[PDB]
Context: one part of a larger RNA, bound to proteins that are not shown
RNA sequence: UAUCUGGUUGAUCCUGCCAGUAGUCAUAUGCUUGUCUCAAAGAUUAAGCCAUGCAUGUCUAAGUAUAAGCAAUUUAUACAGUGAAACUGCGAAUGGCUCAUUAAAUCAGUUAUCGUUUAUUUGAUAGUA
RNA sequence: UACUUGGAUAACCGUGGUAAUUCUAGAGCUAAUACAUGCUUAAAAUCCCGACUGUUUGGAAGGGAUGUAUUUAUUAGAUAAAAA
RNA sequence: UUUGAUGAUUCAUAAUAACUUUUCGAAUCGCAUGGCCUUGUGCUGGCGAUGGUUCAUUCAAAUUUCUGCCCUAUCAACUUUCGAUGGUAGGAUAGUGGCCUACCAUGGUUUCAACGGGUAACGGGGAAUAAGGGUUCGAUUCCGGAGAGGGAGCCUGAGAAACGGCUACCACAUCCAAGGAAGGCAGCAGGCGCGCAAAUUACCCAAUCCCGACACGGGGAGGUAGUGACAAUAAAUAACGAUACAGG
RNA sequence: UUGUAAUUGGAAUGAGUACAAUGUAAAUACCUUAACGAGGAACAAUUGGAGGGCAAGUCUGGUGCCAGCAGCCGCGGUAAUUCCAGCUCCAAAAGCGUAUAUUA
Numbered sequence: 001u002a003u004c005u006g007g008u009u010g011a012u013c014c015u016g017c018c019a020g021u022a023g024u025c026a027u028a029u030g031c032u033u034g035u036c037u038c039a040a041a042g043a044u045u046a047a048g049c050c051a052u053g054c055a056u057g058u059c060u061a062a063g064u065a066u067a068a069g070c071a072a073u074u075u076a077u078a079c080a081g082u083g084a085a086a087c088u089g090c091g092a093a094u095g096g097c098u099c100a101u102u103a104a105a106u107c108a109g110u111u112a113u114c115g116u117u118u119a120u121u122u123g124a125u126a127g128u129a
Numbered sequence: 130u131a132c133u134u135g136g137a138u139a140a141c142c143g144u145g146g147u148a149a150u151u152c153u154a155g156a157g158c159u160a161a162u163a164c165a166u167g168c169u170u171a172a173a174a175u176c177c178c179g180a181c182u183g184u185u186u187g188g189a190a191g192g193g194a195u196g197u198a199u200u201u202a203u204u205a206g207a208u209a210a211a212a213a
Numbered sequence: 214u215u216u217g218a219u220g221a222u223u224c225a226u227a228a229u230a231a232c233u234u235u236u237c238g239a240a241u242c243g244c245a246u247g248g249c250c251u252u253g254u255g256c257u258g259g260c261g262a263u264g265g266u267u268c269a270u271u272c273a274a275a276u277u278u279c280u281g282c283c284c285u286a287u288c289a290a291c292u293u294u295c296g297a298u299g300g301u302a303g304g305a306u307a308g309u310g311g312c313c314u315a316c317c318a319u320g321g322u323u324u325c326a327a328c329g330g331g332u333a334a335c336g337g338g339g340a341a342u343a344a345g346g347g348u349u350c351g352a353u354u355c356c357g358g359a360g361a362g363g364g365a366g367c368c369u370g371a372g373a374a375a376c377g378g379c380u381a382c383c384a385c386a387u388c389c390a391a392g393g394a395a396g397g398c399a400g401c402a403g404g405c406g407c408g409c410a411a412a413u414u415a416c417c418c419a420a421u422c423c424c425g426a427c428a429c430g431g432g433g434a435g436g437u438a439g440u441g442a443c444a445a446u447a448a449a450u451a452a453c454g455a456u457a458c459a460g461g
Numbered sequence: 462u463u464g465u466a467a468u469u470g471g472a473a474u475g476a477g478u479a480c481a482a483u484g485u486a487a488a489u490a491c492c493u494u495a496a497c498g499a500g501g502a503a504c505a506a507u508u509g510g511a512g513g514g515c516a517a518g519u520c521u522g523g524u525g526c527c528a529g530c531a532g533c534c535g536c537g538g539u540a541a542u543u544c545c546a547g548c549u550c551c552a553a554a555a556g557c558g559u560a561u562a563u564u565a
Base pairs, nucleotide, nucleotide: 005019006018007017021565022564023563024562026561027560028559029558030557031556035447037445041440042407048405049404050403052402053401054400057090058089063087064086069082070081088426097360098359099358107281108280109279112276113275116274117273122269123268124267130240134165135164141157144154145153146152174195175194176193177192178191181188182187196237198233200231201230202229203228204227217224239263242261243260244259247257248256249255250253283331284330285329290322291321292320297319298318299317300316301315302314303313304312335357336356337355339350340349341348342347362383363382365380366379367378385396387394388393413438415437416436417435421434422432423431424430453470454469455468477497479494481493508552509551510550511549512534513533518548520547521546522545523544529536530535
């Protein structure tokens, strides 16, 4: 490093393949295995079947308190503190897993919505007879 | 009712039923930013209808609609350069 | 005589006449409690919570233009009954559109490979090798899609045809006192099976960020350990002197 | 002037065990460190090879075309550098060999 070598013949030059050689973030396997940093890991066959446990809940001074709950007497005989339950609200449509289906489908770059919906956020914004 | 309208149910005590499930039923309370209702209000102005009335075409009492949503129909939504 | 935007509109916005099982123009909540007197539980008024119609924005979504996919002809015609290609009218949708219906026309694709078949096919960013040109691979750390045993159908909700939601069938499968009830690990860990082929039923919200009424709660998402010769980096298993020896 | 074949000594050290802090949610491990920790420093390196391709033996026994090796060409039939073994050597080494796929 823009490189080859062995094998047909008594010997030769060829075609031609077989073999050798090196890599693989490419997988398994054998043997062996002292130290450190980093690190993939039930995809491939069976998107086969699953015991058990966990993975999504949520309260601030500002929704609703006679816990027959807890503490003390206090600017509070309507309550006012802390705090279960429950109602209400919000979230659970995110995430994570997998690659079965799928060949103008998905997808990539590139467009369109003068073709539509949109919690939330942030700007605005209603004196109605 | 506007010094602010109503009636439900949970939570809770209480009787329970099923072998069993994050099953629930009867009964008694009780709340809201749950559910359903409902006023608190400006100012001048426009338009339609219009009993009377002025009189070549006026005024006027008295009725309605005023926002924003919804649906339909109809009108603005213009901008080629000088006159009789 | 006044009049906005666009390349472009029946655009925005405005007006008129009418219409509507009348949308909403706040019967809510916390802390401070001030100022005025015409002293009445008077008139008043500070930061805020939450909520609300429309438009804008933001986060999204749903469609959508153009070009680009591997092998195959022992696939040459395909589509059009029951929508195939187009027109008119409607219905449905959030909305365009044969999306669906009625009537009508006979169209649409194809050797520039349609249609059919195979794929030990999710696509891409990428990976391996690499003079150049190429060849091969990409289940998998990011983006897009799809699915939650198979199929279908829905509720709720702004948003799902959702499965750690429901309903039904099929297949599996748990309990039962036989009358009934309850399921979905392609989440994390773990078992069985399969095979050449792959790890612990561990600790924690401290970082990363997410959700919620929330400074505080929750998060197998995620982070930390166990197993871990998949690969990658650095790198012990020794060293230094003296005797007579040996030797140039 | 050293490059010398052995056995004589003084030393040095981390693999590991462990006072302590750190690290951390708490740990563990690394890093830092009291007391320890090597002469066969037995604290003992392996995997494949030695005909050619291809680096490294024609040394000794065994077998006798058998058993086996061999990617390929081949080796083996009683003096085998190729099998089965012992010694020496070669290559890479905490890694080396085999199988399959793919790239040159």
18S rRNA, nucleotides 1 to 602 from Candida albicans SC5314: 565 nucleotides with solved positions. Ions in the entry include zinc. The sample was in a buffer at pH 7.5. The entry is indexed under Candida albicans, ribosome, mRNA, mefloquine, geneticin G418. The model includes bound geneticin (GET). It was solved by electron microscopy to 2.15 A. The 2025 paper behind the entry is "Mechanism of read-through enhancement by aminoglycosides and mefloquine". An Rfam search finds the family "Eukaryotic small subunit ribosomal RNA" in it. Its Rfam clan is "SSU clan".